Shown are 29 nucleotides from a PDB entry: RNA (40S ribosomal RNA fragment) from Oryctolagus cuniculus. The 2011 paper behind the entry is "Structure and dynamics of the Mammalian ribosomal pretranslocation complex". The entry has 7 different proteins, among them Ribosomal protein S23, Ribosomal protein S14 and Ribosomal protein L36a. It comes from the structure "Core of mammalian 80S pre-ribosome in complex with tRNAs fitted to a 9A cryo-EM map: classic PRE state 2". Method: cryo-electron microscopy, resolution 9 angstrom. The entry became public in 2011. The entry is indexed under Mammalia, translation, elongation cycle, tRNA, RIBOSOME.

Context: bound to proteins that are not shown
RNA sequence: GACGAUCAGAUACCGUC
RNA sequence: GAGGUGAAAUUC
Numbered sequence: 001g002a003c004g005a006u007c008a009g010a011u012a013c014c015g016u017c
Numbered sequence: 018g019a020g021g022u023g024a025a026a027u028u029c
Stems, first nucleotide, its partner, number of pairs: 001017004018029002
C1' cells in the first nucleotide's frame, strides 16, 4: 500500500497478504 | 479440511 473484520466513524488497536 | 478470532471474515 491491497484487503478482510470492528465500530455511529477506523485508511486505528485484531486478522490475510 | 486447514488457517485465523472474542465471534467470523477475505485467505489455502